Annotation:
Shown are 47 nucleotides from a PDB entry: RNA from Francisella tularensis subsp. holarctica LVS, together with DNA. The entry also models magnesium and zinc ions. It was solved by electron microscopy to 2.98 angstrom. The sample was in a buffer at pH 8. The entry is indexed under RNA polymerase complex, TRANSCRIPTION. The depositors describe the entry as "F. tularensis RNAPs70-iglA DNA complex". The organism belongs to Francisella tularensis subsp. holarctica, within Bacteria.
[PDB]
Context: bound to proteins that are not shown
RNA sequence: AGGAGAGGUA
DNA sequence: GGGTATTCGCCGTGTACCTCTCCT
DNA sequence: ACGGCGAATACCC
Repeated sequence: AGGAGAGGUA
């Protein structure tokens, strides 16, 4: 630098 | 020959923001 | 998962 999963705010 | 009558595939399903680990 | 749409094909007018 980019993507996944998981959570959360309004 | 003509006209339905299912059958099956394709495309779609709100905005902005924060954190973690894990992979490459 | 759900919906709606569209091309495909088989079963009767």